[PDB]
RNA sequence: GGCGUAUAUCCUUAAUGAUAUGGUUUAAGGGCAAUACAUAGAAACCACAAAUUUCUUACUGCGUC
Ligand code: GMP
Repeated sequence: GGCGUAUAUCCUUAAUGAUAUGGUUUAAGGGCAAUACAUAGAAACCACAAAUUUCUUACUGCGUC
C1' cells in the first nucleotide's frame, strides 16, 4: 500500500449559535481493548420557529496479503 473487519464519520445528553445567502461551535457519557469519530462534496427538510434528515468521503486497531 490492497482487501476485509471492529464502528454504523454512529447514539444520547448539557450547553452554544444562526435562520431558508441560515442550519454553527463545544463538552460528557454510550458505542465493552487503547485511540479516532477529521475534511470535503451531493441531496432532503424547517418560514421567522425550534429542531433537523439522508448518501458518499476518514483515522486507528485487528485479520489477511
Ligand atoms: O476494534 C478495535 C478497537 O478499535 C476497539 O477499541 C474499538 O472500539 C475501536 N474502534 C472501532 N471502530 C473504530 C474505528 O473506526 N476507528 C477507531 N479509531 N477505532 C475504532
Overview: The RNA has 65 modelled nucleotides. The entry also models manganese(II) and magnesium ions. Method: X-ray diffraction, resolution 1.97 angstroms. The entry became public in 2025. The depositors describe the entry as "Crystal structure of 2'-dG-III riboswitch with Guanosine, manganese saok". The entry is indexed under Riboswitch, 2'-dG, RNA, Guanosine. Bound small molecules: guanosine (GMP).